Shown are 794 nucleotides from a PDB entry: RNA (rRNA alpha, nucleotides 3 to 457; rRNA delta, nucleotides 1 to 183; rRNA 5.8S, nucleotides 1 to 169) from Leishmania donovani. Ions in the entry include magnesium. Rfam match: Eukaryotic large subunit ribosomal RNA. Gene Ontology terms of the family: structural constituent of ribosome and ribosome. For this family Rfam cites "The comparative RNA web (CRW) site: an online database of comparative sequence and structure information for ribosomal, intron, and other RNAs" (Cannone et al., BMC Bioinformatics, 2002). The work is reported in "Atomic resolution snapshot of Leishmania ribosome inhibition by the aminoglycoside paromomycin" (Shalev-Benami et al., Nat Commun, 2017). The entry has 42 different proteins, among them ribosomal protein eL6, Ribosomal L27e family protein and 60S ribosomal protein L37a.

Context: one part of a larger RNA, bound to proteins that are not shown
RNA sequence: AGACCUGAGUGUGGCAGGACUACCCGCCGAACUUAAGCAUAUUACUCAGCGGAGGAAAAGAAAACAACCGUGAUUCUCUCAGUGAGCGGCGAGCGAAGAGGGAACGAACUCGUUGCCGAAUCGGGUCUUACAAGGCCUUGAGUUGUGGCACAAAUAUCAUUUCGUGGUUGGUGCAGGAGUGGCGAAAUUCAAGCGCAAAGCAAACCCGUUGCUGAAUACAACCCUUCAUGUGAGUAUUGAGCCAAAGAAGGUGUUAGCCCAUUGAGCCAUAAACCUGAGCGCCUCAUGAAC
RNA sequence: AAGCGAGUAGCACUGUUUGGGAAUGCAGUGUCAAGU
RNA sequence: GGCAGGUAUUUGUCUGCCAAAGUUAAAUACAGAGUAGGAAGACCGAUAGCGAACAAGUAGCGUGAGCGAAAGUUUGAAAAGCACUUUGGAAAGAGAGUGAAAUAGAACCUGAAGUCGUGAC
RNA sequence: GUGAGAUUGUGAAGGGAUCUCGCAGGUAUCGUGAGGGAAGUAUGGGGUAGUACGAGAGGAACUCCCAUGCCGUGCCUCUAGUUUCUGGGGUUUGUCGAACGGCAAGUGCCCCGAAGCCAUCGCACGGUGGUUCUCGGCUGAACGCCUCUAAGCCAGAAGCCAAUCCCAAGACCAGAUGCCCAC
RNA sequence: AACGUGUCGCGAUGGAUGACUUGGCUUCCUAUUUCGUUGAAGAACGCAGUAAAGUGCGAUAAGUGGUAUCAAUUGCAGAAUCAUUCAAUUACCGAAUCUUUGAACGCAAACGGCGCAUGGGAGAAGCUC
RNA sequence: GUGUCAUCCCCGUGCAUGCCAUA
RNA sequence: CUCAGUGUCGA
Numbered sequence: 001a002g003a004c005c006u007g008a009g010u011g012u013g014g015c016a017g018g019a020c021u022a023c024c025c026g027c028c029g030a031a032c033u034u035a036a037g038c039a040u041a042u043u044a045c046u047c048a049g050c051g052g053a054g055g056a057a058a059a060g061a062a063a064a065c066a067a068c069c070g071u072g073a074u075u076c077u078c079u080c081a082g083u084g085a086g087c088g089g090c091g092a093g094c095g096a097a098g099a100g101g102g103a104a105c106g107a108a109c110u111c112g113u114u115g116c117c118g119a120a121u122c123g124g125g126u127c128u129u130a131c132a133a134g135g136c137c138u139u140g141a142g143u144u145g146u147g148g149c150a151c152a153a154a155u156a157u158c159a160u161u162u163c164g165u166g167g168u169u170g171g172u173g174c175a176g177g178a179g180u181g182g183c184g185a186a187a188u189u190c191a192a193g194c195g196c197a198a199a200g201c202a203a204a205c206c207c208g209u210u211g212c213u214g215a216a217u218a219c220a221a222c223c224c225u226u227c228a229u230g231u232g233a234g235u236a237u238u239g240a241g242c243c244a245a246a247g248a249a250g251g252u253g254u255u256a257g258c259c260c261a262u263u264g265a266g267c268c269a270u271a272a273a274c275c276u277g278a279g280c281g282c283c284u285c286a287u288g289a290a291c
Numbered sequence: 292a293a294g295c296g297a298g299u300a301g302c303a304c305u306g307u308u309u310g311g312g313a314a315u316g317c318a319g320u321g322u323c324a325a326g327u
Numbered sequence: 328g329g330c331a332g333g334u335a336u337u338u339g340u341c342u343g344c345c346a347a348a349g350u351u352a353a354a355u356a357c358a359g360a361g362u363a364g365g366a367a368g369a370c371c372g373a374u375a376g377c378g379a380a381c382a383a384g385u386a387g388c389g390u391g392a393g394c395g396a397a398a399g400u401u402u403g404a405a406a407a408g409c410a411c412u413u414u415g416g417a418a419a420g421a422g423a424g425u426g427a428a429a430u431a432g433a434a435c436c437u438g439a440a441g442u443c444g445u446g447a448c
Numbered sequence: 449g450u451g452a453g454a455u456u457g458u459g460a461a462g463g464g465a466u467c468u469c470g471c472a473g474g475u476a477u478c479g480u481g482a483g484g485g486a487a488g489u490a491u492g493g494g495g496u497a498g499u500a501c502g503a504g505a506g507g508a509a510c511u512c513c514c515a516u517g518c519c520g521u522g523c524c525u526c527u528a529g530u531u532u533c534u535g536g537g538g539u540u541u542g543u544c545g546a547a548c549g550g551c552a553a554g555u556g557c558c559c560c561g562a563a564g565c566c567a568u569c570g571c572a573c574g575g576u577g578g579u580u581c582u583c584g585g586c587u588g589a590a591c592g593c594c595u596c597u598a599a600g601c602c603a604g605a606a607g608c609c610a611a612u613c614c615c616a617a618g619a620c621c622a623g624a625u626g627c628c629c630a631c
Numbered sequence: 632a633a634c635g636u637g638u639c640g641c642g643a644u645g646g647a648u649g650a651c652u653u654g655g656c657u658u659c660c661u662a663u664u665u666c667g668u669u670g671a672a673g674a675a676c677g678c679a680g681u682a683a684a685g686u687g688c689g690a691u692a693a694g695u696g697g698u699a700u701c702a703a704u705u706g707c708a709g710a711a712u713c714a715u716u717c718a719a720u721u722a723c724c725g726a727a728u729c730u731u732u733g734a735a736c737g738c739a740a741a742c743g744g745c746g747c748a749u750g751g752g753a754g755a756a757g758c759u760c
Numbered sequence: 761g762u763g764u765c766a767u768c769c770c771c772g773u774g775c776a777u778g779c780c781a782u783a
Numbered sequence: 784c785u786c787a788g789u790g791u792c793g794a
Base pairs, nucleotide, nucleotide: 002792003791004790005788006787007786008785009784010783011782012781013780014779015778018666023054024052025051026050027049034041038089064071065070075103076102077101078100086094087093108350109349110348111296114150115149116148117147120146121141122140123138124137125136126135127134162289163288164287165286166285170283171282172281173280174279175276176275177274179270180269181268182267188240189256190239191238192237201211202210219230220229222464223463224462226460227459241258242257243247250260251259272663301322302321303320304319305318306317307316328345329344330343331342332341360665362662363661364660365659366658367657368656370655371654387394388393399651401650408435411422412421413420414419436649441644442643443642444641445640446639447638448637449471450470452468453467454466455465473628474627475626476625477624478623479621483615484614485613488518489517490516491515492514493513494512501506519574520573521572522571523570527567529565530564535560536559537558538557539556540553541552542551543550544549576610577609578608584602585601586600673732674731675730676689677688678687680707681706695726696724697723698722699721737745738744746775747774748773749772750771751770752769757764758763760761
């Protein structure tokens, strides 16, 4: 010269910042109050303060409980138990855990170490319909160690070519469902007319699909007379008829199953995702079990 | 035929927390392991 | 070998487990959240219930932090929301008119108590 | 009975009944005076008198006059005070050009100033009867005398009550009157 | 007398009560339910034929696109067609638009302010054939 | 008159800082 | 990609 190490500058590709904060995680952290005062203690490991996520968080896979004939990750519930636990000026007061009945539950796995291998790894390019758990290529990281195999659910290492399997290998396709959105039912505007019967009575039921019934010849403000005015719409009343797998409860001029909307079976259309012999073919790619 | 997590666990003092009481958990500092 | 076996210490036997690394669904919370959409109720009924049934965290207020209302519009079935006449400058008044109702005439259903005017006693 | 109204909550002209009160006073003057208020109060001088009294020292008083303090009720002739009669004048600064007339300065200031108001700072006025307390007495017993007292009398305080003075009939005044009305 | 007092009838003032209730409050459930540098929440200024506030939207501004619906919106105007799409209106949502700000991030800030690179534009002076 | 266009004047984009990867 | 370093080397 060059290298390696430790630091710079730019280029390129990215990310963090604020909001919300009910619940939840980490810290920080009082006092009023109670003790008939008050300082320990209580309020309370609460309020306020600071930081941080999520649809939940946190916990979780035994350096556990027990002392049994044993149990078996976490979380939660009832109970244990306001406790013949315990803590406490042993005052005021505080305060659990194991066991048992349950909820949930396919519930388990991954590194490091050790042993055997040793770049089989990762990123960038690029080529396959493809930013492929594919090839091929790269000093670019990396040997100051990426990765593989085995370690109590274990019976262990490499071969390989056979049989299977994976829709969670990537690419290509396609079929049902669910979810979503539109759409979707019955029958009276039936008959009486208006202040007064568009009202009643016939005293369980039944007579009764029948009988007879008008004390508004109304009222209108000191009295009588004369001339005038005065009842919005029937979801009411009464009488006939319906509908009902629908009587549902909203609207309509006044109390609606019938006026309207509703209230069912079902029809139609779907970006992905979700669900279906871990749906179903093809290509590609991994590799379980045998021998 | 090999080993499986070290300023760690523990211990001392102090501070706090707890029902946890010769100390339940944690924190600071001093000290600091074992695996024939 | 170490840890835990709820009274300290030394020493033994026993039993359970293997700290100092990591992920992990559901059962649980939502005690002043939010999105989309349901079910409602022995609740409240306009001084109640959210401060807010309304152009409500608004008008207003305070330098600011912040504080923070009142207020149903419910006329009627439908505006058919009073044309027109003549008094008044007009607000209005006196008539007409619509409507079942105008003593339902526009913050208009009901129209209390208190208070007041007026006529008659 | 006679006049006048009203019966106003649901349209109108009618006219029935019923209720309310109007149906006698008004106006003007002169007085009454219950009751209430209430006011005048002090002082000095003169002489009496250098007298009473007293050894002397000393040293009074009433009638009667003259004034005065405090108070009260008024008054404005005088005197004093007050002036926004800005009345008449004087004077300063500004200002209408100067004189004139003024004006501004919350009435510029100074002197005099009517009227009105007002001062113990001026002026005027401020009065009668009784009752009876204390008290001193008179007759006079109880108590054969005595005694103001027990019956009975007299005199009598700035008190008290009237007169005067002030308000005055819700003090309900058939007190008197003028004029109208109504009986 | 008058004032005043009382009682009734009618008026006024007042805005209770009842009836009503597109609101609150409380509970329970269902999810392919949880924002932002791809610029959020918040703040500001604008947008209609008419328009203060509010609602909605963003110089495409009371909305553009697409789907479904199937003849409105309506206070008054305006408006091809009077309706298999291609222009009602409403609801929904895929495509878009989305001013100035704000974590606000080129630098500032009671400034609608000022840069350094880079690209585009407009350009009545010049130069040009 | 076409082009071109000096300043001036509009408009887009890149550029905060820290960090990770990278050439 | 361009550097700094009496960091350690190395010609």
Notes:
The structure was determined by cryo-EM at 2.5 angstrom resolution and released in 2017.